[PDB]
C1' cells in the first nucleotide's frame, strides 16, 4: 500500500453555545462473534428570531482491529 469484513462522522438519554452572517460543545450507555476509535468539510433543506434541526456528496475519506495479496 490493495482487497475482504467491522461503524452507520450512527441510536437512546441527558446536558450545552449559537441564532437565517446561525444551528457549537460535552457526558453516560448502545452499536462490532471485534481491542481501540466514533474523526468534517462541502453542497443543499428547514427554522421568518423560538427551541430543535434534516438530507446529499458518503457503499467516499480516516483511526482501530481481524483475515489475506
Ligand atoms: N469499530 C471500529 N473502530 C474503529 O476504530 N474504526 C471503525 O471504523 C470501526 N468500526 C467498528
Nucleotide at each position: 500500500g490493495g482487497u475482504g469484513u467491522a461503524u452507520a462522522a450512527g441510536c437512546u438519554c441527558a446536558u450545552u453555545a449559537a441564532u437565517a452572517u446561525g444551528g457549537u460543545g460535552u457526558g453516560a450507555g448502545c452499536g462490532u462473534u471485534u481491542c481501540g476509535a466514533c474523526c468534517a468539510g462541502g453542497c443543499a433543506a428547514c427554522c421568518a428570531u423560538a427551541a430543535a434541526u434534516u438530507g446529499c456528496c458518503c457503499c467516499a475519506g480516516g483511526c482501530u482491529a481481524c483475515a489475506u495479496c
xanthine-II ML2/3 with a sequence from Paenibacillus beijingensis: 69 nucleotides with solved positions. Primary citation: Xu et al., Sci China Life Sci (2025), "Structure-based principles underlying ligand recognition of xanthine-II riboswitch". Keywords: riboswitch, xanthine, RNA. It holds a match to the Rfam family "Purine riboswitch aptamer". Entry title: crystal structure of xanthine-II ML2/3 in complex with xanthine. Bound small molecules: xanthine (XAN).